Overview
An RNA with a sequence from Rhodobacter sphaeroides ATCC 17025, together with DNA: 39 nucleotides with solved positions. It comes from the structure "RsAgo Ternary Complex with Guide RNA and Target DNA Containing T-T Bulge Within the Seed Segment". It was solved by X-ray diffraction to 2.15 angstroms. Ions in the entry include acetate and magnesium. Crystals were grown from: 40% MPD, 30 mM magnesium acetate, 50 mM sodium cacodylate pH 5.7. It was solved together with Uncharacterized protein.
Context: bound to proteins that are not shown
RNA sequence: UUACUGCACAGGUGACGA
DNA sequence: TCGTCACCTGTGCAGTTTAAC
Numbered sequence: 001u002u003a004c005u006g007c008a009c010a011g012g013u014g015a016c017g018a
Numbered sequence: 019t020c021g022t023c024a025c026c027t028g029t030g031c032a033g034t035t036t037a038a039c
Base pairs, nucleotide, nucleotide: 002037003036004033005032006031007030008029009028010027011026012025013024014023015022016021017020018019
Other pairs, nucleotide, nucleotide, family: none
């Protein structure tokens, strides 16, 4: 990689604690 | 290092003839 929108699947990850 | 609550990230495909009158 014009984008917006939607969805799906996968990976996991963040914050709080003790 | 764990409990607990939470949902973030990448990738791919499709559309009112998609595109705020």